[PDB]
RNA sequence: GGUAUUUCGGUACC
RNA sequence: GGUAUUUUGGUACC
Numbered sequence: 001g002g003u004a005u006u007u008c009g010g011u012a013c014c
Numbered sequence: 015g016g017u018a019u020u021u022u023g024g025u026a027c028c
Base pairs, nucleotide, nucleotide: 001028002027003026004025005024008023009022010019011018012017013016014015
């Protein structure tokens, strides 16, 4: 750097 | 429920 977790949490939008 | 944020934080993968 890429990604996963939107039922790990924060915030936002629908 | 969906999405955004992987430079909001946790945990991981490569």
Record summary
Solved structure of RNA, 28 nucleotides shown. Method: X-ray diffraction, resolution 1.8 angstrom. The entry became public in 2001. Crystals were grown from: cacodylate, magnesium chloride, MPD, pH 7.0, VAPOR DIFFUSION, HANGING DROP, temperature 298K.